[PDB]
RNA sequence: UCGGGCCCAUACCCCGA
Numbered sequence: 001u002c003g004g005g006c007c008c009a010u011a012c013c014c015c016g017a
Base pairs, nucleotide, nucleotide: 001017002016003015004014005013
Other pairs, nucleotide, nucleotide, family: 007009tHS
């Protein structure tokens, strides 16, 4: 980095992947 949850923004985080 992906989903979920968090969520101004899919950021960062956590778990698995």
Solved structure of RNA, 17 nucleotides shown. It was solved by solution-state NMR. The entry is indexed under RNA, tRNA, Methionine, ASL, modification. The depositors describe the entry as "Solution structure of the Human Mitochondrial tRNAMet". The entry is an ensemble of 10 models.